[PDB]
RNA sequence: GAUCGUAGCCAAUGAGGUU
RNA sequence: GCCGAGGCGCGAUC
Repeated sequence: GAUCGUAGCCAAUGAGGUU
Repeated sequence: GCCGAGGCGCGAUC
RNA backbone atom coordinates (compact mmCIF):
# COMPACT_ATOMS: atom_id res chain seq x y z
C1' G A 1 0.00 0.00 0.00
C1' A A 2 -2.11 -4.94 -2.53
C1' U A 3 -3.72 -9.63 -1.52
C1' C A 4 -4.38 -14.78 0.94
C1' G A 5 -4.91 -17.14 5.84
C1' U A 6 -7.80 -17.34 10.67
C1' A A 7 -14.46 -17.55 8.80
C1' G A 8 -14.62 -14.80 14.43
C1' C A 9 -18.19 -11.01 16.23
C1' C A 10 -23.39 -7.57 14.60
C1' A A 11 -26.83 -9.61 10.91
C1' A A 12 -27.62 -12.77 6.77
C1' U A 13 -25.51 -15.47 2.95
C1' G A 14 -29.54 -11.70 -0.30
C1' A A 15 -31.75 -8.59 4.35
C1' G A 16 -31.17 -3.47 3.82
C1' G A 17 -31.77 1.70 3.13
C1' U A 18 -32.81 6.92 0.72
C1' U A 19 -36.53 11.05 -0.31
C1' G B 1 -34.08 4.88 -9.79
C1' C B 2 -29.92 4.41 -6.96
C1' C B 3 -26.57 1.72 -4.44
C1' G B 4 -26.40 -3.55 -1.27
C1' A B 5 -22.41 -6.77 2.65
C1' G B 6 -18.68 -4.83 5.21
C1' G B 7 -15.13 -3.34 9.21
C1' C B 8 -10.94 -4.70 12.91
C1' G B 9 -7.08 -8.00 15.26
C1' C B 10 -2.56 -10.96 14.41
C1' G B 11 0.10 -14.01 10.73
C1' A B 12 1.75 -14.94 5.84
C1' U B 13 2.56 -13.49 0.69
C1' C B 14 3.50 -9.46 -3.79